[PDB]
An RNA structure (Zika virus stem-loop A (SLA) bottom stem) with a sequence from Zika virus, in which 38 nucleotides are resolved. Primary citation: Tipo et al., Rna (2024), "High-resolution RNA tertiary structures in Zika virus stem-loop A for the development of inhibitory small molecules".
């Protein structure tokens, strides 16, 4: 330095749910 | 309106991993 993994942020969505 | 879930783009983080 790249790639993957984990946790996040901002968006876009929904032949997924909750209140 | 708020939270969750799933897929995606961009971005942050790491004493996860492989080059």
């Nucleotide at each position: 330095u790249g790639a993957u993994c984990u946790g996040g942020g901002c968006c876009c969505a929904g032949u997924a749910u909750c209140a």
NCBI's taxonomy places the organism under Viruses, Riboviria, Orthornavirae, Euflavivirus, Orthoflavivirus zikaense. Released in 2024, the model rests on X-ray diffraction data to a resolution of 2.09 angstrom. Entry title: Crystal structure of the Zika virus stem-loop A (SLA) bottom stem.